An RNA structure (LSUa_rRNA_chain_1, nucleotides 2 to 460; SR2_chain_4, nucleotides 1 to 184; 5.8S_rRNA_chain_7, nucleotides 1 to 170) from Leishmania major strain Friedlin, in which 809 nucleotides are resolved.
The entry also models magnesium, sodium, potassium and zinc ions.
It was solved by cryo-electron microscopy to 2.25 angstroms.
It comes from the structure "CRYO-EM STRUCTURE OF LEISHMANIA MAJOR 80S RIBOSOME WITH A/P/E-SITE TRNA AND MRNA : LM32CS1C1 M2 OE MUTANT".
The entry has 76 different proteins, among them Putative 60S ribosomal protein L22, Putative 60S ribosomal protein L39 and Putative 40S ribosomal protein S3.
It holds a match to the Rfam family "Eukaryotic large subunit ribosomal RNA". The family is grouped with related families in Rfam's "LSU clan".
The model includes bound paromomycin (PAR).
The entry is indexed under CRYO-EM, LEISHMANIA MAJOR, 80S RIBOSOME, TRNA, MRNA, snoRNA, RIBOSOME.

Context: one part of a larger RNA, bound to proteins that are not shown
RNA sequence: CAGACCUGAGUGUGGCAGGACUACCCGCCGAACUUAAGCAUAUUACUCAGCGGAGGAAAAGAAAACAACCGUGAUUCUCUCAGUGAGCGGCGAGCGAAGAGGGAACGAACUCGUUGCCGAAUCGGGUCUUACAAGGCCUUGAGUUGUGGCACAAAUAUCAUUGUGUGGUUGGUGCAGGAGUGGCGAAAUUCAAGCGAAAAGCAAACCCGUUGCUGAAUACAACCCUUCAUGUGAGUAUUGAGCCAAAGAAGGUGUUAGCCCAUUGAGCCAUAAACCUGAGCGCCUCAUGAACUGUAUUAAGCGAGUAGCACUGUUUGGGAAUGCAGUGUCAAGUUGGCAGGUAUUUGUCUGCCAAAGUUAAAUACAGAGUAGGAAGACCGAUAGCGAACAAGUAGCGUGAGCGAAAGUUUGAAAAGCACUUUGGAAAGAGAGUGAAAUAGAACCUGAAGUCGUGACAAA
RNA sequence: GUGGGAUUGUGAAGGGAUCUCGCAGGUAUCGUGAGGGAAGUAUGGGGUAGUACGAGAGGAACUCCCAUGCCGUGCCUCUAGUUUCUGGGGUUUGUCGAACGGCAAGUGCCCCGAAGCCAUCGCACGGUGGUUCUCGGCUGAACGCCUCUAAGCCAGAAGCCAAUCCCAAGACCAGAUGCCCACU
RNA sequence: AACGUGUCGCGAUGGAUGACUUGGCUUCCUAUUUCGUUGAAGAACGCAGUAAAGUGCGAUAAGUGGUAUCAAUUGCAGAAUCAUUCAAUUACCGAAUCUUUGAACGCAAACGGCGCAUGGGAGAAGCUC
RNA sequence: GUGUCAUCCCCGUGCAUGCCAUAUUCUCAGUGUCGAA
Numbered sequence: 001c002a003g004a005c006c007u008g009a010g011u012g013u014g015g016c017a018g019g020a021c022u023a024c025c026c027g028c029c030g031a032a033c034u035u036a037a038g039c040a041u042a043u044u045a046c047u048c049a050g051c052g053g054a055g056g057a058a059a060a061g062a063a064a065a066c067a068a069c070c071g072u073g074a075u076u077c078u079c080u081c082a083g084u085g086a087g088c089g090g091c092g093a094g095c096g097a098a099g100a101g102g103g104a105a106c107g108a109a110c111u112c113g114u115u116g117c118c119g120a121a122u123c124g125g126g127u128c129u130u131a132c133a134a135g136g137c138c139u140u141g142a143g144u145u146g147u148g149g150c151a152c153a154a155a156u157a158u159c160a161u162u163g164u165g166u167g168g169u170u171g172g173u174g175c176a177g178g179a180g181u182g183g184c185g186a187a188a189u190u191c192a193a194g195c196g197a198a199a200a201g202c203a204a205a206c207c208c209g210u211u212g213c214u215g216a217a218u219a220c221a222a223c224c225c226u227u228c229a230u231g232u233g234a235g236u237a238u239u240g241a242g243c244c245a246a247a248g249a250a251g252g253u254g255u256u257a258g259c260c261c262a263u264u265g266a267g268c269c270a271u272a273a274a275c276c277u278g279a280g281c282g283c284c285u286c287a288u289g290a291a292c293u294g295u296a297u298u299a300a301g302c303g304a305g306u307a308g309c310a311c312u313g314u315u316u317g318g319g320a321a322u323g324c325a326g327u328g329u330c331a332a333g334u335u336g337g338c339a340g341g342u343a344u345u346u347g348u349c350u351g352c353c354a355a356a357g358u359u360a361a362a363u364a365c366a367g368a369g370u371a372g373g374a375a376g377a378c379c380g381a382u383a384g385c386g387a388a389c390a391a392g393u394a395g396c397g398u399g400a401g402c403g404a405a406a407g408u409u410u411g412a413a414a415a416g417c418a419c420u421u422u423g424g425a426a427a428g429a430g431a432g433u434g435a436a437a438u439a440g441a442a443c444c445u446g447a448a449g450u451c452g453u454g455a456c457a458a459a
Numbered sequence: 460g461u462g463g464g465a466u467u468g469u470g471a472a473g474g475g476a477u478c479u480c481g482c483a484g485g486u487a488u489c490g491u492g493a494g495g496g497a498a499g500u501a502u503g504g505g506g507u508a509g510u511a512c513g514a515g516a517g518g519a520a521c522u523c524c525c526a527u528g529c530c531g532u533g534c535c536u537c538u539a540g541u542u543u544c545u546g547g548g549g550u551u552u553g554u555c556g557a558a559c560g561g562c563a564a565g566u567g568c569c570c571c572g573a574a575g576c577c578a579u580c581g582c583a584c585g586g587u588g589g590u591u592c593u594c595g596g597c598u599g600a601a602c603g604c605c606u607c608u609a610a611g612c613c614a615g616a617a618g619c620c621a622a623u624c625c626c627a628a629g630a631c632c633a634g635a636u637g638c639c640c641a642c643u
Numbered sequence: 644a645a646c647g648u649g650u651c652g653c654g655a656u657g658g659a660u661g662a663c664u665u666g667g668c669u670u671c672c673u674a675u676u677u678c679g680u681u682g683a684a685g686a687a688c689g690c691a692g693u694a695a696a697g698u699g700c701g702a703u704a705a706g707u708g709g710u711a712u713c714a715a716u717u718g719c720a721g722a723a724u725c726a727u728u729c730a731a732u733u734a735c736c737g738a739a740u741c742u743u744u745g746a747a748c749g750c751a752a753a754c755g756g757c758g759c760a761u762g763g764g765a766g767a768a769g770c771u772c
Numbered sequence: 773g774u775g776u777c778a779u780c781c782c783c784g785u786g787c788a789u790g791c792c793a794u795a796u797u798c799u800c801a802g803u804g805u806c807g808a809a
Stems, first nucleotide, its partner, number of pairs: 003806003006802005011795007019678001024055001025053004035042001039090001065072002076104004087095002109358003112303001115151004121147001122142002124139005159294002164289004171284005176277003180271005189241001190257001191240003200214004220231002223475006242259002244248001251261002273675001308329007336353005368677001370674007378667002395402002407663001409662001416443001419430004444661001449656009460482003464478003484639006490632001494626003499529007512517001530585005538578001540576002546571005551564005587621004595613003685744003688701003692719002707738001708736004749757002758787007769776002772773001
Other pairs, nucleotide, nucleotide, family: 001808tWS002807tHS018680tWH018788tWH019683tSS022024tHS023056cWW023365cSS024364cSS025058tSS029049tWW030048tHS031047tWH032045tHH033044tHS034043cWW036092cSS041092tWW042093tWS055057cSS056364tWS057363tWH060075cSS061074cSS061360tHS062108cWS062109tHS062359tWH063073tHS064337tSS065351tHS067069cWS067350cWS068340tWS074361tWW075362tWW080100tWS081099tWS082098tHH083084cHS084097tWH086096tHS089092tHS089093tHS104362cSS105361cSS108359tWS113302cWS114152cWW115300cSS119147cHS120143tSS120146tHS129131tWH129133tWH131171cSS133285tWS140142cWH158295cWW161292cWW162291cWH163290cWW168282tWH170285cWW179274cWW185266tHS187244cSS187247tWS187263tWH188258tWS188259cHS194199tWS194235tWH196217tSS198214tWS199237cWS221469tWS222469cWH233254tSS234254tSS235237cWS247264cWS253257tWH305306cHS306331tWH306355cSS307330tWS315322cWW316318tHS331354cWW369676cWS379383cSS380664tHS381388tWS381407tHS381664tWH383388tWH384666tSS384667tSS386391tSS387391tSS390696cSS391405tHH392393cHS392403tWS393404tWH394403tHS397399tHS410414tWH410439cSS411413tHS411415tHS411436cWS412435tHH413434tWS414437tWW415433cSS415439tWW416440tSS416441tWS417431cWS418431tHS423425tHS423426tHS432440tWW433437tWH434436tHS434439tHS445660cWW446658tSS446659tHS447658tHS448657tHS454467cHS458647cWW463479cWW483640tWS491628tWH492627tWS492630tHS493627tHS498530tWS506522tWS507521tHS508520tHH509510cHS509518tWS510519tWH511518tHS513515tHS513516tHS530579cHH535537cHS535577tHS535578tWH537581cWS539577cWW542572tWS542573tWH578580cSS585586tSS586623cHS591616tWH593615tHS594614cWW598608tWH598610tWS599609tHS600606tWH601605tWH602604tHS608610cWH628630cSS679746tWS680748cWW682745tWS682746tHS682747tWS682748tWS683747tHH684745tHS689704tSS690704cSS691694tHS691697tWW698705cWH701702cWS703706cSS706739cWW712732cWW715731tSS722723cHS723730tWS751754tWS765780cWW766779tHS768777tWS771774cWW
């Protein structure tokens, strides 16, 4: 020269972020109408609108907490404290909590940094073991600008050595029962009486009554009288006789059905994984606890532009300042620090130990979703969702957006009117179906208002 | 009595009964006129007359005559206006080939233009009696006189009323008539 | 006279009322209950023998597969089997399909457009037999 | 006509940006700090 490290690039390989949803929840941003009988502080409101971000909940949470007691003991939530002889407020209008007490929930606790003793024992990547094993082997690749192990008040070494164990949450391997999910699964009359009028009644608590009695419908049909016609849908009704009930459950079926249908119960069958069961039961593997005796201990520390403080701004019931933010200024830890609701300098006392992190339940779902259930002194088609219906549809607006009307409810069944006749047709007149057609078709019922018509009353 | 209809909601065809209506007026003329409307109005000239009156200066009126303004009601002979009788001619551009005949230009345009309509821009017509006002008088008391007044009378205004003029019987005309029909 | 008025009977117009209610509203509960670059939500275009809307679906297009069910669907038409499974139909779900798009992401876009690599496919010109 | 096949045409896959990790230990930049020429 090379080469190394540091810093920064390109590419390959393996991944993630992006949008939607947003009811509840978390972080920001943030109004006004309104109220004060005006109005600016205030109130509405730490709300609406706006921007970000999650989950089945979120957030919060293991004391720098209350209290001042004979003390309590993470968080969240409920009653209560309490509309308060707290406090805040043009102390006006108004606003407004906290500790304790009864409770819900709760196997509720853990991790790091630091300190001391260790010092790659760590992590990725290959590879093998039935295995991207919490395993072995290897690897400079990362890493000493420090991964990881042990101990710190629920504590009182670690570290071997042998025996006694344990772990289904170490990974392979495979064996059960259950739950869950799906499918299947009960009773008893279509009994008797037939049709306009007895498929109806009377005998007045109860009983006589498992009995006795019987008919004012010789019906009705539109001014009255003749003659000839025409008319009664389906029995969940009635009466009589029974029957099932661990089933009387409320849906359907041509009228009101325990026994016509479905249903309503034990129980049967079948199962990817996951879930529950002497932390279900074995094997390999991997980890690991206590008791053995020997083994080296007392020394140190525990989170800094952080907490405070000044100014400003905001927020709070928090008032010589509750929380927070900007800037300035910035500690203590050998009279340590924070809290103890009137500022200061002191001296005591009490509780606690901030500036790192995780964590289940009790709680929310105030215009959300997925899969199912239960319902209701609610509404009943101008109501109730805008929407019982091809409804966020038709329609409207350049657009953001706005947004209806409408029950097809004929009948038990289409049996949805063949055929004749007039008419170009629509339809009319007949004829048929049906219990009903004035039930004839988006047809149950068919009001009011208005209109036509005949008769009459008159004026 | 008689004739025509109606009883129209769940049948048809028949009998009653009961209702409602018609049963004498039509059609054509000539008239009446209650009531209402209501209309004519004004000036000038001639003449009176250079008169009355007045010293003079000045200077009137009625009977009568002729016109005119305003208004009213008509009318179209004349005159004037108006033409989509596009009547008859002229004339421009375009157009059917020219001529003829035309046609287009919302009647192309110009002149003349009948009928009709129409202008005080033309022409015609626009009347009679009463009742009263104000006022002046007569007679005449109250009050022997007096007095238009108190009782009585006369005259009397563009007012008012009626005639004339316009509509006219819901003004219900028993006004008069012509033809049917009805009654008889 | 006639228009017009009043009443009654019968019709028309008009859709109130009642009865009906597979809807709404509201309150509870259950849980191996919470989407997406492994391309979501939303938007677009298509799919039936007959098919506008709606629904379902995606060129496997009113559906393929599997399990259960156990004789349909239905306006018409079609249809092997009339049925232990091997082709009814419903219900459910493990295996599949899933066009253009959109966070949309090779580059663009009132363009069904245009690239750089890398695998294919079809190739009647040319060449070979 | 068998094969093969230029231009044209059809189809699949990869290819946004950013970030993290990674490289049989990939390729580089710097009057950054060294160390060797």